Description
An RNA structure, in which 32 nucleotides are resolved. Primary citation: Sashital et al., Nat.Struct.Mol.Biol. (2004), "U2-U6 RNA folding reveals a group II intron-like domain and a four-helix junction".

[PDB]
């Protein structure tokens, strides 16, 4: 500098227990 994965937080919706979605942020590892 950038690529990739994940985890956490948070916000909205909604009818919530369910489900869905996402912005921002932050953390960790790793690869070049």
């Nucleotide at each position: 500098g950038a690529g990739c994965a994940g985890u956490u937080c948070c916000c909205c919706u909604g009818c919530a227990u369910a489900a869905g979605g996402a912005u921002g942020a932050a953390c960790c590892g790793u690869u070049c």
The structure was determined by solution-state NMR and released in 2004.